Annotation
This is an experimental structure of RNA from Schaalia odontolytica, with 128 nucleotides shown. Primary citation: Fullenkamp et al., Angew.Chem.Int.Ed.Engl. (2025), "Machine Learning-Augmented Molecular Dynamics Simulations (MD) Reveal Insights Into the Disconnect Between Affinity and Activation of ZTP Riboswitch Ligands". The model includes bound (1M)-5-amino-1-(1,8-naphthyridin-3-yl)-1H-imidazole-4-carboxamide (A1AD3). Keywords: riboswitch, drug, synthetic, aptamer, RNA. Rfam match: ZMP/ZTP riboswitch aptamer (pfl RNA motif). The literature on the family includes a 2015 paper in Nat Struct Mol Biol by Jones and Ferre-D'Amare, "Recognition of the bacterial alarmone ZMP through long-distance association of two RNA subdomains". Rfam links the family to the GO terms regulation of purine nucleotide biosynthetic process and one-carbon metabolic process. Ions in the entry include magnesium. It was solved by X-ray crystallography to 2.15 A.

[PDB]
């Protein structure tokens, strides 16, 4: 990197009709609700990275 | 991704002369020593990723 299951910071205000919805707040927030959401985690694949030249043999680590 | 300071798994055996060095072990390890070493962590840059169409304004999060 891909898949599955979880998790998840952040999700603000205004507009020459409207600016997700109701209420609140005062600056750009809060509560509730639905939705969005990069990450993160476990496992399963895939790929790659690391070692006293050379070859062969045996065994590991790590990352995405 | 880049830089600095730390840290760091893993660093095995044999060879038709030798196979980093001494000793030990029995399978492919241990001790010591020097060296190699991808990662990981903090900070500093650089780049990118994320939000209820559109524009502008204000404020954050995350990853490398």
């Nucleotide at each position: 990197g891909g898949g599955u299951c979880g998790u998840g910071a952040c999700u603000g205000g205004c507009g020459a009709a409207c600016a997700g919805g109701u209420g609140g707040g005062a600056a750009a927030c809060c509560a509730c609700c639905g939705g969005g959401g990069a990450g993160c985690g476990a496992c399963c694949c895939u790929u790659g990275c690391c070692g006293c030249c050379c070859g062969c043999c045996u065994g590991g680590g790590c990352a995405a």